RNA (16S RNA): 27 nucleotides with solved positions.
[PDB]
RNA sequence: GGCGUCACACCUUCGGGUGAAGUCGCC
Numbered sequence: 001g002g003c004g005u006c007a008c009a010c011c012u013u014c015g016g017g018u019g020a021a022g023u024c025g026c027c
Stems, first nucleotide, its partner, number of pairs: 001027004006022001008019004
């Protein structure tokens, strides 16, 4: 430097996705 997840909010097939800050795992 790049990428996956989490926090908080919103909308909703109530599964997930999206939205302005911090963290955590990996190479």
NMR data were recorded at pH 6.4 and 308 K. The entry is indexed under COMPLEX (AMINOGLYCOSIDE-RIBOSOMAL RNA), RNA. On the sample the depositors note: 16S RNA WAS CHEMICALLY SYNTHESIZED. Method: solution NMR. The entry became public in 1999. The depositors describe the entry as "GENTAMICIN C1A A-SITE COMPLEX".